[PDB]
Context: bound to proteins that are not shown
C1' cells in the first nucleotide's frame, strides 16, 4: 500500500388535515 | 347553498 | 454513499 467486517451521524425518503 | 325589506 | 470510529484479511 489495498482489501474485508460491528456502528453513531448528517446524506438523503416519502410525507401534501374534503365535500 | 343563498337570500332584500318591514309592522298594528 | 462518506466523516468515518473500531476490528479483522491480503
Nucleotide at each position: 500500500g489495498g482489501c474485508g467486517c460491528g456502528c453513531g451521524c448528517c446524506a438523503a425518503a416519502a410525507a401534501u388535515u374534503u365535500u | 347553498a343563498a337570500a332584500a325589506a318591514a309592522a298594528a | 454513499g462518506g466523516c468515518g470510529c473500531g476490528c479483522g484479511c491480503c

Shown are 37 nucleotides from a PDB entry: RNA. The 2022 paper behind the entry is "Structural basis for RNA surveillance by the human nuclear exosome targeting (NEXT) complex". The entry also models zinc ions. Entry title: Human Nuclear Exosome Targeting (NEXT) complex bound to RNA (substrate 2). The sample was in a buffer at pH 8. Released in 2022, the model rests on electron microscopy data to a resolution of 3.62 angstrom. Protein in the same entry: Exosome RNA helicase MTR4, Zinc finger CCHC domain-containing protein 8 and RNA-binding protein 7.